[PDB]
RNA sequence: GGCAUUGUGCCUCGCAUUGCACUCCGCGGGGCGAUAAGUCCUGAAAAGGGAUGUC
Ligand code: SAM
Repeated sequence: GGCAUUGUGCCUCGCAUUGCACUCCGCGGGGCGAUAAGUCCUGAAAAGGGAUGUC
C1' cells in the first nucleotide's frame, strides 16, 4: 500500500438544531492517520499513537 472487519475522533455540504457537558455519535451525501482531534489504544508517567485478519 490492496481487501475485510472495526475502535477513536476531524472536515465539508443539504436538512435540521438555542442545545447544560465532561456517561460525549441528528439524519443524509461526500472526504480523512493527519498529532489535527480523540471519549479509543500503548506507557509507570512524561509523552506517544489506530487496530485485527489478510494478498
Ligand atoms: N466510525 C466512523 C463513522 O462513524 O462514520 C466510520 C469510519 S470507517 C469504518 C474507517 C475509515 O474512516 C478509515 O479508513 C479512515 O478513512 C477513516 N477514519 C476513521 N478514523 C480516522 C482517524 N482518526 N483519522 C483519519 N481517518 C480516520
An RNA structure with a sequence from Bifidobacterium angulatum, in which 55 nucleotides are resolved. It was solved by X-ray crystallography to 2.71 A. Keywords: Riboswitch, SAM, SAM-VI, RNA, RNA BINDING PROTEIN-RNA complex. The depositors describe the entry as "the wildtype SAM-VI riboswitch bound to SAM". Bound small molecules: s-adenosylmethionine (SAM). The 2019 paper behind the entry is "SAM-VI riboswitch structure and signature for ligand discrimination".